[PDB]
Context: one part of a larger RNA, bound to proteins that are not shown
RNA sequence: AUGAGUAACGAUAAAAGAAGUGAGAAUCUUCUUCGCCGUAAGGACAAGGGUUCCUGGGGAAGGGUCGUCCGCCCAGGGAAAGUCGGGACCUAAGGUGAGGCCGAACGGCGCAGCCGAUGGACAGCAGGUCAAGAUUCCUGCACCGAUCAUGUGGAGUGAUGGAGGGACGCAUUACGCUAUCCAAUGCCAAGCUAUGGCUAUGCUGGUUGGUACGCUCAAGGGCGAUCGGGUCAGAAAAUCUACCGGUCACAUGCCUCAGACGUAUCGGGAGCUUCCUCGGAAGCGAAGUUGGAAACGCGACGGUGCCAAGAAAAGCUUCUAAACGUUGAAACAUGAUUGCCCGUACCGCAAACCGACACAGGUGUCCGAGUGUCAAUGCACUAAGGCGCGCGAGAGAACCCUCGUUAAGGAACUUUGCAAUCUCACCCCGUAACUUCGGAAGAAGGGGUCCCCACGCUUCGCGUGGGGCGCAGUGAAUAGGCCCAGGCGACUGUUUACCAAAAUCACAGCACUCUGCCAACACGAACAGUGGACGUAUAGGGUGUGACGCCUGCCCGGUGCCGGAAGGUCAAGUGGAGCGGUGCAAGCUGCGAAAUGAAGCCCCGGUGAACGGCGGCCGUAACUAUAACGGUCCUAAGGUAGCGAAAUUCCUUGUCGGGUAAGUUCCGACCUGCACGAAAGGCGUAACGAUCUGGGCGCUGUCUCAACGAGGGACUCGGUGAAAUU
Repeated sequence: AUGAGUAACGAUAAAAGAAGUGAGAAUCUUCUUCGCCGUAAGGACAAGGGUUCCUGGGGAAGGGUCGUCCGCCCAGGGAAAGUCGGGACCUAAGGUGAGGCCGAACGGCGCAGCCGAUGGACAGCAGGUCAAGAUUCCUGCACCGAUCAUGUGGAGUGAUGGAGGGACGCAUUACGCUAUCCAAUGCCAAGCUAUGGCUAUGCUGGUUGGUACGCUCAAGGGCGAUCGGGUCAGAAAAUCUACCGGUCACAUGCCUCAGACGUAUCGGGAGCUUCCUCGGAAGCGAAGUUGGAAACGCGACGGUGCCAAGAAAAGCUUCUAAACGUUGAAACAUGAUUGCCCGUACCGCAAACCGACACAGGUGUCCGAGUGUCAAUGCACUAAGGCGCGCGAGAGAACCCUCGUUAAGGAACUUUGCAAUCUCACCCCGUAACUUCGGAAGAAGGGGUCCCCACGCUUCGCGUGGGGCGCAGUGAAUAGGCCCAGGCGACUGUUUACCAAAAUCACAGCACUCUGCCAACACGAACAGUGGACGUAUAGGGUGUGACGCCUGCCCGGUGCCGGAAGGUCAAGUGGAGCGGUGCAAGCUGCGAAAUGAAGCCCCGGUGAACGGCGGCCGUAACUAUAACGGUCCUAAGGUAGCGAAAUUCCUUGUCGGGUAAGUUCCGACCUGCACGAAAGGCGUAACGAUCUGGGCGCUGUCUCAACGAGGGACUCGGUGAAAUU
C1' cells in the first nucleotide's frame, strides 16, 4: 500500500440559552437555569510524583473532535518553624559488630557496643492575610531548655554502677462532660407581600472561639506514712529498693479538676458601608437564649468478666561510689541573651502515584452535615463542596446489548427452572420430622402496617376506641421464595493470581513410633554457629486417620522394622608356611598360603492404627453360539461385624415397589458384590454447604409464540481515523 474514509472516539450523571472574546468557537470566559455525586464523585494526611502550584504569554506537536483552552510550550514569581514530622535522644525485628569462634579462596558466624521506626520521649494556642506559604509570616497573649547578671543562697552537688518508674492483652460496661447536630412566638440583622391567602405569631440568615482570673458548680480519677530489724539480696556503697516486725480514727479525708458557670479581656461574627479598574479593595459590626440529642473523643492508667496471659531502652524519680566542694551547693524569682540541620509549593481513591494511555482496575489512615426510615458509615432525596466523565448533530430499519410490561396457559423450555419472576423490612400470632437438647427456626403458615380525633400510659413513642381516603398504606428506594428425600464432607475455615472452590487441603479428636537433652530431627565450608527450645517425655519430631457414636476381624509366608544368637559369614590389617628374580656373595627384592580379623547379609523369633494379602473355580439337548444359572473352594490366610446394582455394577434401562398419563435419572427393598469392608478406617449421625442428585409447592416470556414499548449501538451528516489479513 490493502482492509477504508470502514471499526472506533474509553461508562447512558444531560444539557439549554444569552453575553463576551477571537483570524477562526458545539468545546474558552461570564451570566441564568437544568442535571449527577454527597461514608462521596466532598475535605485532610501518608507513600509516590517533581514545578505539574501562582502570574503573564503561546498554540507546532501532546488533548482520541475543536480549541482562542489545558496537567502541554516559553518566561518570571511562589515554598519561611526553638514549640508540627525527622535529626543533634531511645530501644524492637533486623542489620552490623574490635576482640572471639569456624572455613580451599571471596567468605560464614558472632558477646558487649552500634545502626535500625512501623513504636517510647518531647516546649504554642487563637486569629489574620500574597495572585501563589502558614501551629513556619504578621498581630495577640503563653511555653521550653541553655548560658549570664542582680537578688532569695547559705551546704551540698549526686554516675558510666543500684532501685523505683517508664511497662503495655482481648471482650464488655457504669457515672460525668465536650466536639457536634436538632427544636423554638428565645435573642439579633435585613428587606419584601408575589398567584387565591398570609401582612407576622410569615419568610432568610446569624446565635462564642482563645487567654486570664474567679470562696461558683462538678462527676470521675489518682492515695499509704513512718520507725525499726535482718546480712544474706540489689558485685560493692547507700536516707534509695526488696523482705520481716511495730506503729498510724474504717465511714473518708488527703490529692486531682474532664468540663461547667461567672467576670474581664483578645479574636471572630450575619451583614452594613464606601470606592471601583472582563470585580475586588478598605472601613465598620448586631445578638450570644432556653429545651433536647450525643461520640470510637476527654475525665482515665476507671469497673467487671475471660485465657490464648498481652515489647525494649532512654528521658523521668530516688541512693550511694568517685570527685570537687563546704564564704557560693543545689533550688527559686526577676531580667537579659540565645534558638542549628533537613522536611513544608502542588497532585495525592487520582488526568499529576502503580497500570505503555488525560485507561471503567489497584492504592494505607483521619474527617465524613441534614430529613425520612427500630438502629446505622444501610437506602432515597439533599447541604457544604464537587462534578456533567475532551467529539457533535440528526434518524427512529434489520440485528445486538440493558431494561418495562405482557391475553390464555404455567416448566409444556432445557443437559439442568440456566436465566428471570415470585418472596422481601418491622410488630403480633403461630410453627414438623429429627436431635449431640444448643438446635433445626426467619421451619412452615396467618395477621398487622397510612391519615384524623379522643382516651390512657414512661418520654423520640405506643396501646385502646371511633372516624377518613385510595386499586394499593415497609404506598417510592434499600428488602429471605419455601419445602420433602438422597450422595459426599462432621463443623468455622483452605485452595489452582488469569477456564476447577469441590467430595481437595487444614481441622479438634485418635493411633503408631522415635527422642533422656550437646535429645531425636533440621539448615550449614564447619569439632563454628542456629533452629528444635532459653523447651525436658502431660515435652519434642515424624507418619497415618479425621467431630461424635457403636466398632475396628482373619493372614507374620515375601518385604520392612525390633530382638536373638550355636554356627556358616565377611574388608583393610595382623600373620608369611611356601614360590621366584638378581649378584660370586653378605644382601637387596617380585608374588604370595594357613590362622586371625568389624559392622552387615544368610539364619531363628517377634511385629499391622508396618508395606501389604483376605482367590482359582464345577455342568446345560445344539452349526466352531449372546438374556439366565444353584453354589463346593490351591500360596501365610481365604471376609468378624456393618454395608452392597453403591462417587464402587461389566452384563444394564438387573428385578420388584414407589412417584409419573408416561420415570435409562432418584428412593426403598433384593443379593447373582465383573471389581465394598473395617484408622489407604466400616456403618451411622443432629447441625453446617455459592457442594452434588431427585421430587413438590409457589411464581414466572424458560416455553406454546411472540408483541408493544424504552434506553445504548448499528444507520445519516461534519470532525479525528485504527486492525488482523493480503
The depositors describe the entry as "Crystal structure of the 50S ribosomal subunit from Deinococcus radiodurans". This is an experimental structure of RNA (23S ribosomal RNA, nucleotides 1262 to 2017) from Deinococcus radiodurans, with 726 nucleotides shown. Ions in the entry include magnesium. The entry has 28 different proteins, among them 50S ribosomal protein L29, 50S ribosomal protein L17 and 50S ribosomal protein L2. An Rfam search finds the family "Bacterial large subunit ribosomal RNA" in it. On this family, see Yusupov et al., Science 2001: "Crystal structure of the ribosome at 5.5 A resolution". Its Rfam clan is "LSU clan".